18S ribosomal RNA, nucleotides 1 to 1144 from Saccharomyces cerevisiae: 979 nucleotides with solved positions. It holds a match to the Rfam family "Eukaryotic small subunit ribosomal RNA". Its family is annotated with ribosome and structural constituent of ribosome in the Gene Ontology. A reference for the family is Yusupov et al. (2001), "Crystal structure of the ribosome at 5.5 A resolution", Science. It was solved by cryo-electron microscopy to 1.97 angstroms. The sample was in a buffer at pH 7.5. The depositors describe the entry as "80S S. cerevisiae ribosome with ligands in hybrid-1 pre-translocation (PRE-H1) complex".
Context: one part of a larger RNA, bound to proteins that are not shown
RNA sequence: UAUCUGGUUGAUCCUGCCAGUAGUCAUAUGCUUGUCUCAAAGAUUAAGCCAUGCAUGUCUAAGUAUAAGCAA
RNA sequence: UACAGUGAAACUGCGAAUGGCUCAUUAAAUCAGUUAUCGUUUAUUUGAUAGUUCC
RNA sequence: CUACAUGGUAUAACUGUGGUAAUUCUAGAGCUAAUACAUGCUUAAAAUCUC
RNA sequence: AGAUGUAUUUAUUAGAU
RNA sequence: UGAUGAUUCAUAAUAACUUUUCGAAUCGCAUGGCCUUGUGCUGGCGAUGGUUCAUUCAAAUUUCUGCCCUAUCAACUUUCGAUGGUAGGAUAGUGGCCUACCAUGGUUUCAACGGGUAACGGGGAAUAAGGGUUCGAUUCCGGAGAGGGAGCCUGAGAAACGGCUACCACAUCCAAGGAAGGCAGCAGGCGCGCAAAUUACCCAAUCCUAAUUCAGGGAGGUAGUGACAAUAAAUAACGAUACA
RNA sequence: UGUAAUUGGAAUGAGUACAAUGUAAAUACCUUAACGAGGAACAAUUGGAGGGCAAGUCUGGUGCCAGCAGCCGCGGUAAUUCCAGCUCCAAUAGCGUAUAUUAAAGUUGUUGCAGUUAAAAAGCUCGUAGUUGAACUUUGGGCCCGGUUG
RNA sequence: CAACGGGGCCUUUCC
RNA sequence: UUUACUUUGAAAAAAUUAGAGUGUUCAAAGCAGGCGUAUUGCUCGAAUAUAUUAGCAUGGAAUAAUAGAAUAGGACGUUU
RNA sequence: AUCGUAAUGAUUAAUAGGGACGGUCGGGGGCAUCAGUAUUCAAUUGUCAGAGGUGAAAUUCUUGGAUUUAUUGAAGACUAACUACUGCGAAAGCAUUUGCCAAGGACGUUUUCAUUAAUCAAGAACGAAAGUUAGGGGAUCGAAGAUGAUCAGAUACCGUCGUAGUCUUAACCAUAAACUAUGCCGACUAGGGAUCGGGUGGUGUUUUUUUAAUGACCCACUCGGCACCUUACGAGAAAUCAAAGUCUUUGGGUUCUGGGGGGAGUAUGGUCGCAAGGCUGAAACUUAAAGGAAU
Numbered sequence: 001u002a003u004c005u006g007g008u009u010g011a012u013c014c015u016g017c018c019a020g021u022a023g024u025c026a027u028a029u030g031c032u033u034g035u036c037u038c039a040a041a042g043a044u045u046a047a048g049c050c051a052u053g054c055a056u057g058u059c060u061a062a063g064u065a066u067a068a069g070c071a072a
Numbered sequence: 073u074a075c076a077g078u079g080a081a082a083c084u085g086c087g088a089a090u091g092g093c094u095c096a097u098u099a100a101a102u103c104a105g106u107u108a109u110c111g112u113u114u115a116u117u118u119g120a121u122a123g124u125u126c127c
Numbered sequence: 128c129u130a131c132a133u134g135g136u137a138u139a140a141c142u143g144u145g146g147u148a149a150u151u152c153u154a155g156a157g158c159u160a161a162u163a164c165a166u167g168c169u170u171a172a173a174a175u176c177u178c
Numbered sequence: 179a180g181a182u183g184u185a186u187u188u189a190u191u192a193g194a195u
Numbered sequence: 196u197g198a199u200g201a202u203u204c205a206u207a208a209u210a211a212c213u214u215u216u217c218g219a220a221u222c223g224c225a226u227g228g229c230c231u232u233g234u235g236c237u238g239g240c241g242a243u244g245g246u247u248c249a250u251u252c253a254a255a256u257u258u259c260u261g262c263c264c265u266a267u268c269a270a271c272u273u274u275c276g277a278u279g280g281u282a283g284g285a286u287a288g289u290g291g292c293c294u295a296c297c298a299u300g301g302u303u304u305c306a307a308c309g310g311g312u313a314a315c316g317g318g319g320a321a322u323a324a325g326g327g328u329u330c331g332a333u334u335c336c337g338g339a340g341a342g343g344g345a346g347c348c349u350g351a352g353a354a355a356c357g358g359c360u361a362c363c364a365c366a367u368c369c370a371a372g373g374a375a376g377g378c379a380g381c382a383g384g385c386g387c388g389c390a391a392a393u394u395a396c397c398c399a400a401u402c403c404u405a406a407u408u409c410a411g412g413g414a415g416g417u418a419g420u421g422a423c424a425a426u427a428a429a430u431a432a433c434g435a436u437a438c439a
Numbered sequence: 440u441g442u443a444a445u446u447g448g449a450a451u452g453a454g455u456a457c458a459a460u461g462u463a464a465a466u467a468c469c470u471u472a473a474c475g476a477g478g479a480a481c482a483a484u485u486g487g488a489g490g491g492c493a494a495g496u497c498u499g500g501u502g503c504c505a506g507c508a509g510c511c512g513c514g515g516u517a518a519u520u521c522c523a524g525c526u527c528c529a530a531u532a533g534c535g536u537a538u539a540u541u542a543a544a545g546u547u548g549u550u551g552c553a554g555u556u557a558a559a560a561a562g563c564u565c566g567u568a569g570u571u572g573a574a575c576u577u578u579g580g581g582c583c584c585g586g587u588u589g
Numbered sequence: 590c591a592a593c594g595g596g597g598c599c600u601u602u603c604c
Numbered sequence: 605u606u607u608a609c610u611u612u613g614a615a616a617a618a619a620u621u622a623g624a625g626u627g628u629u630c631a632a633a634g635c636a637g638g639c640g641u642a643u644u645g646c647u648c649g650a651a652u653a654u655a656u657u658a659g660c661a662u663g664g665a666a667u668a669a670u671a672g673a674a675u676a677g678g679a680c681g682u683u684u
Numbered sequence: 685a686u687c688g689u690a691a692u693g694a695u696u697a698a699u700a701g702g703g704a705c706g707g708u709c710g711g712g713g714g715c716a717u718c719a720g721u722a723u724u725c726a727a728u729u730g731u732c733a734g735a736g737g738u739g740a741a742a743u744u745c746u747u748g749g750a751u752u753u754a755u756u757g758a759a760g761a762c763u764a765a766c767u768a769c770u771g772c773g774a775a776a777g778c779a780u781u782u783g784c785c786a787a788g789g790a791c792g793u794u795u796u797c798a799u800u801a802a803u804c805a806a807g808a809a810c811g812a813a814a815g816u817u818a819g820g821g822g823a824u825c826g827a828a829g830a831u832g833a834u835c836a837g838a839u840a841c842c843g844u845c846g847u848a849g850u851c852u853u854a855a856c857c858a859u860a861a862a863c864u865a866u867g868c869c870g871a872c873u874a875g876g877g878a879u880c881g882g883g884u885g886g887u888g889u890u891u892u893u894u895u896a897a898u899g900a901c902c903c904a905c906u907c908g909g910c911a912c913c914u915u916a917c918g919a920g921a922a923a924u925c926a927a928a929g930u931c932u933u934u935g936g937g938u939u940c941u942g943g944g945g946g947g948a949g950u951a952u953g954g955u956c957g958c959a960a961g962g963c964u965g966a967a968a969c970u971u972a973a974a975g976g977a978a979u
Stems, first nucleotide, its partner, number of pairs: 004020004010979001012977003021542004026538006035427001037425001041420001042387001048385003052382003057086002063083002069078002084406001093340003103261003108256002112254002118249003129220001133165002141157002144154003175181003183217001185213001187211006197204001221242004227237003263311003270302003277299008315337003319330004342363002345360003365376001367374002393418001395417003401414001402412003433447003437442003452481001454474001456471001458470001484530005489511002495525001497524004506513002545934001552942003555923002560939001562810001564808002569803003573696002579600001581598004586593004606669003609664002612661002621653002625635002637647003679689002684685001700800001701797003705792002709788001713785004719763002723759006734745002771778002815856006825849001829845004867938003871930002874914003879909008888901003918925002944971003953964004
C1' cells in the first nucleotide's frame, strides 16, 4: 500500500526527460555509537596461490591376545 | 594348570561415497512439477526362506 | 577312511639384523592365530523319472 | 542302480476359459 | 490352474550346462532334562555370517510441460552416428551406448542451429491497488566440482580427489642420489579488490559413523571479532524561591 | 502553563563487583551484598535552514574568489545558499554519501502509452508464415422431487 | 410462503 | 469424432508468506505452554489458506475450432 | 452381393469476398500514328543605326546590314488557352488526334461460386527528380565552367554564354517535405449544398423520325467518388478534427513505427549497387533541456 513535487517560458498549456521522494535480509563508505535480544559475514574481483595446526576413524559379553603391558 | 579381567600393537570387519565447502562449468542441460521401470542395480534395515552336497 | 572339526598352500603384530639426508619408505631372517585365506562330511524319512 | 535342494546358461512345456 | 490395464509375469515342470555359487569347520552367556551316569543322547537365550525373495535406505535411466538476451546467428545434423531398421557387442539394465550391414532420414520462422550470459536450477527475496519489475553465489531441496584434464583401484555404492596413476600448470624439501604435493572443510596467510571475522573452547545439545550405550566428529555447538540486517528502548523525573 | 547557572528531597542503570545461577568450562543475559549522578562532564549524533522540503531577510567573513548546489540555482563589497557564530529544523543510536534495483513509470503500456504538427504510419501495392475471420443446427412449453438462505 | 440453486420425466428427444 | 475452455477433487517437501492460539517482563521471535499443589500429576496445542503452468481424475457443453452421406464406396435391420 | 426400412442424404446466400454478364466512364497503361503554335537555326528577303539586357549598367551582336519584317525549310522538346477545391491510377504519376492491344473502378443484375476473407515477418512488382553505363538525339533551358556587373570581398544572388544534363533506347539506381507529415479492413455517431460516374422515376424543357424514341438539360431519389460549408454531442495541449469521434465508462481485426536532446543514420559487421550510394545499424562519451501549440 490506487498520492506525486521542482526544472524549458515574459507568462501559458503540453510533450518529454532530468531532479527530487520512499523501500531494499543491498553492497560499500563517512561521521557517530550507552543498554538488552537476535546474528549476516572472502559470494561479487582470482573455481587465484597457499606456511602451519586440526577436519576419519572405529571394540562389544559375543572375530583373532602368550605385549617378554598392566593389574588380586 | 588353556586362556577367562583390562588390554597398547597388529590381522580381520565396517566406515572413510555421509558430512562440510563452493558456484567454475552448464540454456532443453541442470532444475520444478508430473511420470515410468512389464528397462535395471541396491551394502544396510526389516520380514520370510536352505533334511537333497559324499566317488 | 577327519566331522568329538582339515591345511599352511601364511602371515601380520612381535623378536632380531639393517639401508636411506629425507616420506605414514621398507628389505632380509625367526615365530604365531582367525568370522583372514584355502578346503571339506554328517540330516534319515516320504517322494517321481531314466535304464 | 542312479538322478531329482539351491545358484548359472540355453532350449522346451504349463501358467487355461 | 495366482496376479496385472497389459506380458515370454510370478511360479512350476522337462533335458541338459557350469575357469564352481550358496547350503556356518564361527562367537558369548547360562546350564538344564533323560540317561546303558559315559569323551553318553538331547537341549536355552542370543551374537555373527549366509542363498533367494520381499521390504527399506538408495541409485541409474525415464514421460509430459516449463528457461534470460541475441537474426550484426536461417538453415542445422549427416564421411568422423546424424534419424531409423536388423543382428551383435557392451552395460546392472533400456537405448546409436558402440560395432557391422542397410534405409535416408532427424530439427527448423510455432526461431532450429549458432553466439552471449558479470547464468548453477528451484523453494524463495525486494517492491508491489490490480497487472507487473527486479533479484535469488548464500541456512532447505536438486546438480556439479575439488588447480585443469583424462584414466582407474577398492568397494553395495566413487570415475572419490583430506584414494591412486599419467600429462599440463604451479609448487615444496634435498646431503643433488631422490622424495613429496592439492584449504571451493575449520581457523589462518598472501593476493585481489569498494568489499567480508579467531591460527579460541567443546562434544554438553543436534545428529552421524564404527565391532558401537563408552570412541571419534573444525559436522555441529560455545565464545571471540561484528553499527550486515532486525527487536526492545538510558541520556532524566518531581517539589520549593523570583517573574510573566 | 512557561522562564532562567535560585535551590532540595528522591529514583535509578551505564558500569564495578562479593556470591548464586547460567555453562561441558566459562563469558554474557536473568537475579542480587556493597559501591555507582548534580554544569546528573555518566555532557547524542548525523545532515540541513531559497524552492522541491521541515527549519533564519540574524551577525561577522569572502567578493563570480573561495566555495556551495542531486535539479532550479547561490557567490561580481548589504550572500536567507559559501566560510563561521548564534538560533532553528529533520531523523535520532543512529544519520549522511556512492552504486544497483523497486515504487513513483500509463517514461515499456496485456490490464494501459504514443505515432497530423512534440519521437514515431513503411513511397506504394502484392504476398507466405503469424494474428484474426459473417450468420445458421434443441428452442420453448408442462409436470414433479428436492437442497440453501429468510 | 418468496427468492436462489440442483436433479428427474414426458413434450417427434431418453442415461 | 477430436479439441480448446471452465467447475470440482487429489497434487504442487519443509522453511519462507498470510494466519489461529500462546504476557518470550513488551517486541522481533519461539512453539510454546496452562491448571489448583507438598501430588508420587492432570491437560489444551505445534491449526488453517495459498501457489492455478504442465500432468491426473471429474461435472458442464455456452463460446471457438474440428468430422461426417454428393460420382453415395452412406445409415439401420431381425431378409436370403 | 441381394433384400427391406426411410421425409433417404447438399444450411443461408453476409449492404463479406471472388467470377460471369450489360451499358457505360476515365488526362489509367503500352505500341503505333497525327497535329499545334512557339523556340532555335538555315536560305532567301526589304530597310537602315542601333539591338540586347538591367533597378542602372556592362559582357554580346551590329553598315560582311544587327535588331525588326516577309516567304520558305529543318530539328528536338513541349502539349498553352479549355484547366476546375474536376477525372483516372497502388503509389510514383497521367492532358494534341486516331488506331490497335490488353487492363480497371463504379453502377445495374430475382446470374454464378459459397467463406474462398482482413492484415500481413520472410519474400516480391512498381517507384518523381537527380545520378551511372552504352548508343541515339541534342531545339530549349541549363549543376560545372566561362564571363559582365554589384560588393569590402561576391569564382553568390542579377546579366550574357555554356559542358554534363534536360529527350529517347537498353540496362542500373530505389531515394524525395515519395505529404493528407494522418497504415489497412469493418461498424456506428450531426446538419447542408454542390460536383464526377452509374442507375431509377417524372402530365417535365429542348432537340425530330413518323405515333414514340436517343442526346442535352430540369426536378426528385439512390449507389460509388474527389471534395466543400456549418456545428461541433464528442475529441484534442492547442492549432484544429466527421475523424484526429464512438478512450480512465480505457478491448472490432491487424501491420509497421517511437521512448529526452546530441553523438548519428555515424562506427562496426552484413547485404545490394559499376559508382553515387541504399537497406540493416550501435556504443563510448556528452547534455537540462531540445521540442509542440498557443498568448

The source organism's lineage runs through Eukaryota, Fungi, Dikarya, Ascomycota and Saccharomyces.